[PDB]
C1' cells in the first nucleotide's frame, strides 16, 4: 500500500430509517457510625470512532478516514 473483522455512557452490551435505554456496575448524594463494615433510594453519565452522502428525516443503508484486531505483499 492491499483485504477482513471491530467500535453504543467507563468497563459489558439493548437498539427500530420515524425512541441512546436498562442492567452487574463505576461515580455523586442523602442514609448509621469519632472512623467505619453492612444496608436503603434517587441523579448524570451518548455527535451511537469521525466526517459526510441517499432520504422529509439515518447512529445503524452507503462513501470515506481514524484506532485496535487478523493476514498478504513491498530490497535505492
Nucleotide at each position: 500500500g492491499u483485504c477482513u473483522c471491530c467500535g453504543u455512557a467507563g468497563u459489558g452490551u439493548a437498539g427500530c430509517g420515524g425512541u441512546u435505554a436498562u442492567c452487574a456496575c463505576g461515580u455523586u448524594c442523602g442514609c448509621c457510625u469519632a472512623a467505619c463494615a453492612c444496608g436503603c433510594g434517587a441523579a448524570a453519565g451518548g455527535u451511537c470512532c469521525u466526517c459526510g452522502g441517499u432520504u422529509c428525516g439515518a447512529a445503524a443503508c452507503c462513501g470515506g478516514g481514524c484506532g485496535g484486531a487478523a493476514a498478504c505483499a513491498c530490497c535505492a

Released in 2025, the model rests on electron microscopy data to a resolution of 2.48 angstroms.
An RNA structure (A/T site tRNA) from Homo sapiens, in which 76 nucleotides are resolved.
The source organism's lineage runs through Eukaryota, Deuterostomia, Simiiformes, Hominoidea and Homo.
The reconstruction used 281,431 particles.
The 2025 paper behind the entry is "Visualizing the translation landscape in human cells at high resolution".